[PDB]
Solved structure of RNA (stem-loop IV of Tetrahymena telomerase RNA), 43 nucleotides shown. Released in 2006, the model rests on solution NMR data. The PDB entry is titled "The structure of stem loop IV of Tetrahymena telomerase RNA". The entry is indexed under telomerase RNA, Tetrahymena, stem-loop IV, heptaloop, RNA.

RNA sequence: GAGACUAUCGACAUUUGAUACACUAUUUAUCAAUGGAUGUCUC
Repeated sequence: GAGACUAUCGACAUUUGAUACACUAUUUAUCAAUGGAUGUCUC
């Protein structure tokens, strides 16, 4: 780097929302969500 069994892996961000602050204001925020390359024998 290339195939088959699958089964598990755990840290990068993105909006994909609902619940509500505000509004000097339409800015602010929370708990969810998303996704991924890779383990083994082969050569």